[PDB]
Context: bound to proteins that are not shown
C1' cells in the first nucleotide's frame, strides 16, 4: 500500500409490525 | 382487503 | 449495502 477479522458510529431506501384512521 | 398517518423495528 | 473511526493479523 494491498487484502483479511472484530468492535462501535453513522448513513442508504424500501420493507415489516403495531396503534389511530380512511376507501 | 387496500391505502393514508404516525411510533417502532427489520436490511 | 456503502462510508467513517477504533483494534486484530496476512503478504
Nucleotide at each position: 500500500g494491498a487484502c483479511u477479522g472484530a468492535a462501535c458510529g453513522a448513513c442508504u431506501a424500501a420493507u415489516g409490525u403495531g396503534g389511530g384512521g380512511a376507501a | 382487503u387496500u391505502c393514508c398517518c404516525c411510533a417502532c423495528a427489520u436490511u | 449495502g456503502a462510508c467513517g473511526u477504533u483494534c486484530a493479523g496476512u503478504c
An RNA structure with a sequence from Saccharomyces cerevisiae, in which 45 nucleotides are resolved. Taxonomically the source falls in Saccharomyces (Eukaryota, Opisthokonta, Fungi, Saccharomycetales). Released in 2016, the model rests on X-ray diffraction data to a resolution of 2.98 angstrom. Primary citation: Matthews et al., Nat.Struct.Mol.Biol. (2016), "Structures of human ADAR2 bound to dsRNA reveal base-flipping mechanism and basis for site selectivity". Crystals were grown by vapor diffusion, hanging drop at pH 5.5. It was solved together with Double-stranded RNA-specific editase 1. It comes from the structure "Human Adenosine Deaminase Acting on dsRNA (ADAR2) bound to dsRNA sequence derived from S. cerevisiae BDF2 gene with AU basepair at reaction site".